Background: An RNA: 17 nucleotides with solved positions. Entry title: MS2-RNA HAIRPIN (5BRU -5) COMPLEX. It was solved by X-ray diffraction to 2.2 angstroms. The entry also contains MS2 COAT PROTEIN, not shown here.

RNA sequence: CAUGAGGAUUACCCAUG
Repeated sequence: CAUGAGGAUUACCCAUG
C1' cells in the first nucleotide's frame, strides 16, 4: 500500500497480512 461491526482527543493511533 491492503483488511478489521478495531479505538480516538479524528488526515492520528493499533492488530493482522